Entry title: De novo transcribing complex 14 (TC14), the early elongation complex with Pol II positioned 14nt downstream of TSS. An RNA structure, together with DNA, in which 110 nucleotides are resolved. The entry has 15 different proteins, among them DNA-directed RNA polymerase II subunit RPB11-a, General transcription factor IIF subunit 2 and DNA-directed RNA polymerase II subunit E. Method: electron microscopy, resolution 2.75 A. The entry became public in 2023.
[PDB]
Context: bound to proteins that are not shown
RNA sequence: UCAACCUCAUCUG
DNA sequence: GGTCCGTAGGCACGTCTGCTCGGCTCGAACCAGATGAAGTTGATGAAGAAGAAC
DNA sequence: GTTCTTCTTCATCA
DNA sequence: TTCGAGCCGAGCAGACGTGCCTACGGACC
Numbered sequence: 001u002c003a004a005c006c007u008c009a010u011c012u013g
Numbered sequence: 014g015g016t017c018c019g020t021a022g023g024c025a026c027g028t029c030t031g032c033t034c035g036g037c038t039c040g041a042a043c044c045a046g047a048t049g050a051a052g053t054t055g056a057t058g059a060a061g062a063a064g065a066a067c
Numbered sequence: 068g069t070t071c072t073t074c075t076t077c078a079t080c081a
Numbered sequence: 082t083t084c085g086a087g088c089c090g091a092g093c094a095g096a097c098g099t100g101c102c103t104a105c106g107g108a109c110c
Base pairs, nucleotide, nucleotide: 004053005052007050008049009048010047011046012045013044014110015109016108018106019105020104021103022102023101024100025099026098027097028096029095030094031093032092033091035089036088037087040084041083054081055080056079057078058077059076060075061074062073063072064071067068
C1' cells in the first nucleotide's frame, strides 16, 4: 500500500 | 301599659375554592439479514465573448 | 477599429 | 390504532361565610 449518504421497494428465518 | 327602637340571630345569597368529569396533544408500536434502483435543482442575473457594423 | 448589440454560459438563490 | 396516561378548560356544584329580615328585650315616656 483501499470506495458516499439518503430513500424506497423486494426478499430471507 | 304601650308602643318603639335597637340588637341579635335564622335564613338566603353570593363566592370561593375544590373537586370532579370530558376533551385534546404526545408517544410507542420485534429481531437479525441480503438485494437493487433512484435522487441528491431549476431560475435568474451578470459577465464576457463575438460579430458586424458602421 | 472600436462601439454597440446579442447571445450564451456560468455562478448564486429559492 | 390503540390506549394509555398528563394538562387542563369550564363547569358546576356544593359548602361555607357573611349580610339582612324579623322576633325579643329592655328601656322609657